[PDB]
Solved structure of RNA (18GAAA(52-MER)), 51 nucleotides shown. It was solved by X-ray diffraction to 2.63 angstrom. The depositors describe the entry as "Crystal Structure of the Domain1 of NAD+ Riboswitch with adenosine diphosphate (ADP)". Rfam match: nadA riboswitch. Keywords: riboswitch, RNA structure, RNA folding, RNA-ligand interactions, RNA crystallography, RNA. Chen et al. published it in Nucleic Acids Res. in 2020: "Structural distinctions between NAD+ riboswitch domains 1 and 2 determine differential folding and ligand binding". Ions in the entry include magnesium.
RNA sequence: GCUUCAACAACCCCGUAGGUGGGGACGAAAGUCAGCGCACCUACUGGAGCC
Ligand code: ADP
Numbered sequence: 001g002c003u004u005c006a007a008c009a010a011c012c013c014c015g016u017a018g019g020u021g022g023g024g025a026c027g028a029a030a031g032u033c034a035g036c037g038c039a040c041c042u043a044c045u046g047g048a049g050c051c
Base pairs, nucleotide, nucleotide: 001050002049003048004047005046006045012037013035015044016043017042018041019040020039021038022036024033025032026031
Other pairs, nucleotide, nucleotide, family: 006007cHS006008tHS023034cWW027029tHS027030tHS
C1' cells in the first nucleotide's frame, strides 16, 4: 500500500460509525418506529495474507 476477513457476541448471524437505493410496521395524512437477518458504498477498529 493492496487483498481478504470478524475472533470477541446472552442459540445461530451480527466489528464501529456513516451513506445510498429499496423495503417492513404504524399513521387518515404528514410522518414515525425497530437487530430492516435486503443490496451496495465510504471511512475507521481489529485479524490474516500479500509488494
Ligand atoms: P469461526 O466463526 O471462528 O468458526 P471464522 O469466521 O473464519 O470462523 O473466524 C476466524 C476469522 O476471524 C479470521 O480468519 C479473521 O478474519 C477473524 N479474526 C480472528 N481473530 C481475530 C482477531 N483477534 N481480531 C480480528 N479478527 C479476528